[PDB]
Context: bound to proteins that are not shown
DNA sequence: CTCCAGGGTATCTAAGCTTTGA
């Protein structure tokens, strides 16, 4: 990226714990 | 008292599609 919409995908993020340093 | 790596479960932004909008 004229604009939306409703589909699937990958990561990644929150809220609880674990571990380690 | 601090992160980074794990898990469950639930969402985000971001990518790719096909359709709409006479």
């Nucleotide at each position: 990226u004229c604009a939306a919409a409703g589909c699937u995908u990958a990561g990644a993020u929150a809220c609880c714990c674990u571990g380690g340093a």